[PDB]
Context: one part of a larger RNA, bound to proteins that are not shown
RNA sequence: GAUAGGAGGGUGCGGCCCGAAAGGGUUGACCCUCCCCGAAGGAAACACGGGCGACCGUGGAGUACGAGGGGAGGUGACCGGGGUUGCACCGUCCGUCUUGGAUCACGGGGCAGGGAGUUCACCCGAGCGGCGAGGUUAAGGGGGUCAACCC
RNA sequence: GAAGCCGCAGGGAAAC
RNA sequence: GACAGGUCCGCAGCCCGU
RNA sequence: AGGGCGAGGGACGGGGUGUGAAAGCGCC
RNA sequence: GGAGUCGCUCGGGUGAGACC
RNA sequence: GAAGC
RNA sequence: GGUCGAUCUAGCCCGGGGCAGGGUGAAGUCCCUCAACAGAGGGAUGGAGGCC
RNA sequence: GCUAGGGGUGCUGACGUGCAAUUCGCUCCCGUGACCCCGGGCUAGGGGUGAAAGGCCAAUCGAGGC
RNA sequence: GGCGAUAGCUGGUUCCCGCCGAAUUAUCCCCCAGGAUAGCCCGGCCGGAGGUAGGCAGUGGGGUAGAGCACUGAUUGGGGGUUUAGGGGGCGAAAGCCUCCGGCUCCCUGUCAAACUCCGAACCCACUGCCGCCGUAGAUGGCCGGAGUAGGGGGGCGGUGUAAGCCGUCACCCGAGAGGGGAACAACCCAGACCGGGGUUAAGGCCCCAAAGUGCCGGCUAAGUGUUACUCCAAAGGGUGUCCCUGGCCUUAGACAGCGG
RNA sequence: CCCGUCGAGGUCAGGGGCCCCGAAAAUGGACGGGGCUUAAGCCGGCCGCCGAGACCCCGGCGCACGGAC
RNA sequence: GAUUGGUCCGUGAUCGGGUAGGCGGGCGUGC
RNA sequence: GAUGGGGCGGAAGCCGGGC
RNA sequence: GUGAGGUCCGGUGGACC
RNA sequence: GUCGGUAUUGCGGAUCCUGC
Numbered sequence: 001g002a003u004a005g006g007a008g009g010g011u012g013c014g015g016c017c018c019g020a021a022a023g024g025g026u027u028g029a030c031c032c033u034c035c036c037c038g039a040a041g042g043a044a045a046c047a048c049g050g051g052c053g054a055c056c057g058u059g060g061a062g063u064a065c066g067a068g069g070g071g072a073g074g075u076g077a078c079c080g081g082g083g084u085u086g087c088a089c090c091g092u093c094c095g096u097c098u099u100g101g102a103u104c105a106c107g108g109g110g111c112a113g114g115g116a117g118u119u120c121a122c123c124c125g126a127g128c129g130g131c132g133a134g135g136u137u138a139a140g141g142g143g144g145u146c147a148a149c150c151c
Numbered sequence: 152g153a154a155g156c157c158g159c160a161g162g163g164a165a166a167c
Numbered sequence: 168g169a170c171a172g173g174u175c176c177g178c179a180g181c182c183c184g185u
Numbered sequence: 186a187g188g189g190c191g192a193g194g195g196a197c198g199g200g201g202u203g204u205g206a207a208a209g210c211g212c213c
Numbered sequence: 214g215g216a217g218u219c220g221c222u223c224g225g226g227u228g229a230g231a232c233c
Numbered sequence: 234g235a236a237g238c
Numbered sequence: 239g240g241u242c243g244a245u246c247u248a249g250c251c252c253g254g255g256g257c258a259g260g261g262u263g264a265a266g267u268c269c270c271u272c273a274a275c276a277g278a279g280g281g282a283u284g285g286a287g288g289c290c
Numbered sequence: 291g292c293u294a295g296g297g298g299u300g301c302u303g304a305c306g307u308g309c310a311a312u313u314c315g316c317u318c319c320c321g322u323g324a325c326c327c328c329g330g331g332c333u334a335g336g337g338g339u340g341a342a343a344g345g346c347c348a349a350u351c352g353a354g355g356c
Numbered sequence: 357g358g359c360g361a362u363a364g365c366u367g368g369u370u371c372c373c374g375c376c377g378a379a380u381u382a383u384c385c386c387c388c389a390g391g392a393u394a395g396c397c398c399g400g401c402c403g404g405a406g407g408u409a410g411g412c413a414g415u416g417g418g419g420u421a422g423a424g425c426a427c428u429g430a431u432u433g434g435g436g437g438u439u440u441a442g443g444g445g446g447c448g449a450a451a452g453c454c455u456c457c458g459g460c461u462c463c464c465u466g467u468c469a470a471a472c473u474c475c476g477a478a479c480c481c482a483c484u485g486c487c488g489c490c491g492u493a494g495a496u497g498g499c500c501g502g503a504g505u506a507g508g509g510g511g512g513c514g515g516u517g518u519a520a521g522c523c524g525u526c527a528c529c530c531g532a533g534a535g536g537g538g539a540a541c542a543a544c545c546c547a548g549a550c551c552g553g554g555g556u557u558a559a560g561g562c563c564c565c566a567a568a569g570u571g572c573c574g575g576c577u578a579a580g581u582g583u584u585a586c587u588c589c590a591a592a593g594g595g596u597g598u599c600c601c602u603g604g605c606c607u608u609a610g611a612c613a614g615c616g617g
Numbered sequence: 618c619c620c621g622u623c624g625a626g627g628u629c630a631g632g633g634g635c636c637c638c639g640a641a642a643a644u645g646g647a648c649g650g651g652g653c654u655u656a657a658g659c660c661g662g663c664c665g666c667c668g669a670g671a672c673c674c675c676g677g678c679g680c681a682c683g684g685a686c
Numbered sequence: 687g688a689u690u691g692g693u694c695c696g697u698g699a700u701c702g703g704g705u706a707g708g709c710g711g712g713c714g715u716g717c
Numbered sequence: 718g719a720u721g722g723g724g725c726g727g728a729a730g731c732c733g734g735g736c
Numbered sequence: 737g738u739g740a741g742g743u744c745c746g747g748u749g750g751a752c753c
Numbered sequence: 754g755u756c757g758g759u760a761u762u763g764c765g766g767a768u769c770c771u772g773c
Stems, first nucleotide, its partner, number of pairs: 009090010023079002032073006041065001046059005093108004110773005119229013134157003141151003162167001170198001173197004180190004200213005232368002234365001238358001240356001242354001248333009257323001260290002262287001266283007295320003300316002303314002335351001337347003371712006381394005396504001397502006406490003410487009422475001423473002428469003433464006443457001446454001508530003511526006535546003550677007560667003563651003569664001571663006582653002593638003597635010615621001616619002678702002680698007713763001715760003718756003722753002730748007
């Protein structure tokens, strides 16, 4: 869970269920109230007057309040987290070419494993390093503790 | 072990 | 079969100082 | 403040060669 | 009017089946 | 990934 | 480019097996009667065919 | 003339993941001939064979398969 | 078997965050579904002091819109004056002294120009100087390397077209751009986006859906007209329907009626 | 053309605003819908509120440039 | 600072979107 | 290739969970 | 821990990381 | 594990391949 409407989700507030350890916590959780400071911002009642009037001006008042930052106390066990679901709002899947994709354009039943800029030879450049008017060895030879090492 | 390759002089089709 | 520098302007840096 | 020398950098001058009577041009 | 060469790595071009 | 030679 | 295939199917050669039953009725071969210058008429048989 | 045998006109019938990768039924054609079938042999790929449809050459043919 | 043949054609190409950020256009190709040279992006370095996406004043250039007939060419008609390039006729006694209906020169009148101009803007370009911005934490500029792009589209302007559309141009947007609104909308309005929170505004809206006005004053509509910025919406012709402006003629007997001449 | 008669505002034209006629379609209907008539429509003006990631403020992350160690 | 750098300070009204593309740093797999 | 460590008092791997 | 991902607890497992 | 080197070095797709 048998009066009910959207691609199977997001944001917020709730109801039921689990909750040993690895997370916090009795050196005191959640919630409660009290004070101080307080950015940008910022009332109302009410008292006087202006306007046919909706309303405005002066005062009240830069007051009451205000994200957050600090502190003082009471209460005494949950909090964060997880599973599912109700309410309100928001939300036409994925990849692809295309000016243009929710498309009546193509690919798309599910899971696991495999699966696509490699190697040579020449050329252009760079980031480092060695020697330097010079730089560098190839094939090969000798030695050794013998595919490394040294001349 | 420097044979060779690059570099130290360039111009020119070539002779030079 | 050729300049191991003849002249100028001048960045950095150096010298005199402001 | 400014002024002086000033590597590297930029611009002149001088040279080798080809081409051309030659001057001048190309590469260096 | 004296700076090149020798190496390791990386990016790229050309050719070889040359990303499948 | 060809049709083909 | 080099090899394989004619047990399918196409064609040719060699050697073999098959096609109920019925129908029609070609040439060939004739008979009878009336006659014979010519001929006319009527009865049968027999068994062909890329026939029914 | 469904003797056997051979073919394949129409229903544009059944079936059409079939009995079957070309079958079934009813109706239709030939049926002593240019007929139907067997056993041994020959012809091979730009080649064969073809009463010629580009038709057939092992479910493959405007040039087979490997 | 050559054979992993070739293709300018179709398909695919595997982790995260961070900084910058395009183009579909000019010339050449048996070129048009493809390539090269350039323009537009990125990374490094050299050099070393100016540069100019905006404006003000000035020195110069230009032939568009509009206007007009001074050239080219078109275009109504009436008047004069001269008669004719030429075809109609008569007194044509014979191609003429007389005209035709045309023409030619002027004066008024009425109309034109993408391939006309006696004139002539707004705006655009180049340069010089000043403002303003950038720049020694490195300008104009130069060297070296790596690309991608050669189907563009909305909107405004022009040529063509019955129009839809086609071809260009401009460089603001989509592409390659979230969010707030237009009912929903690629490019119409506001507006350019690290994360957590607080507040004031824009576009526009305020009867319910739906946050905020059943708001105030004056006037109109009776047709559910309307309740539409644009995206997506009908005319010529008409109306003692109603609300208003203006100007003439009437008026102490006017404009209808009724009673009669 | 006339008196009186009921005795006070008429008559002609031209210009504007809103509405009307002109005005006919195919599944069952579209001001977005309900509905709205001194409006919840149109003209001319006014007064207050709502409303973004825009702008202001607070904290945190990264980036670019320069400096020190 | 035994190597492409690390810790801090200042500035940012004139930094904070991104397809093709170019650049920088890091996570992970086998010898 | 080196360096420093763990393991039958329970390695790799697999399941569900915390930071 | 922006993240690619790392590490710990319990269970299963039975020799390498 | 750290340092340095090396590589058949990372998958959701190819009307992909294999197995279930």
Primary citation: Sas-Chen et al., Nature (2020), "Dynamic RNA acetylation revealed by quantitative cross-evolutionary mapping". Solved structure of RNA (23S rRNA, nucleotides 562 to 1395) from Thermococcus kodakarensis, 773 nucleotides shown. The sample was in a buffer at pH 7.5. Among the 58 different proteins in the entry, which are not shown, are 50S ribosomal protein L30, 50S ribosomal protein L6 and 30S ribosomal protein S13. The entry is indexed under T. kodakarensis, ac4C, Ribosome, cryo-EM. It was solved by cryo-EM to 2.95 angstrom. It holds a match to the Rfam family "Archaeal large subunit ribosomal RNA". The literature on the family includes a 2001 paper in Science by Yusupov et al., "Crystal structure of the ribosome at 5.5 A resolution". Its Rfam clan is "LSU clan". Rfam links the family to the GO terms structural constituent of ribosome and ribosome. Entry title: Cryo-EM Structure of T. kodakarensis 70S ribosome.